[PDB]
Context: bound to proteins that are not shown
DNA sequence: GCTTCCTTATCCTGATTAATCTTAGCAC
DNA sequence: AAGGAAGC
C1' cells in the first nucleotide's frame, strides 16, 4: 500500500412522522371617503380557498408530482 | 432585435437506516 | 445561476 473484524472521533447520505410559518386569491372588521347604502383594495388582523403547473382510485391514519433513469 | 440589469420563499421537533474520512487493536 | 423584461 490495497482490505477485513471491533471501537470510537468526525463529517455526510437516504427515508419517514409532525409543527409554525412565508405567498397569494376571496371575505369580514379596522383605517380613508361618503348622509346612508356604500365606495376604494390601499394599511393591519382575522377566517376561508390554492400552493411548484397539474394528475390518481382505493373514499380515505387516502396516494402521486422539483431525484435518478440518458 | 439586442444587451444589460433585477431577481429569486423559511426556521424548526421526533426517528431509522447507510456511507466515509481519522485514530487505536489484530490479520491477510 | 438563469428567466426575461427593461432599456435603448
Nucleotide at each position: 500500500g490495497g482490505u477485513g473484524c471491533u471501537a470510537a472521533g468526525a463529517u455526510u447520505a437516504a427515508u419517514c412522522a409532525g409543527g409554525a410559518u412565508g405567498u397569494u386569491u376571496u371575505u369580514g372588521u379596522a383605517c380613508u371617503c361618503g348622509a346612508a347604502a356604500g365606495a376604494a383594495g390601499c394599511u393591519a388582523c382575522a377566517a376561508a380557498g390554492a400552493u411548484a403547473a397539474g394528475g390518481c382510485u382505493u373514499c380515505a391514519u387516502g396516494c402521486c408530482g422539483a431525484a435518478a433513469u440518458c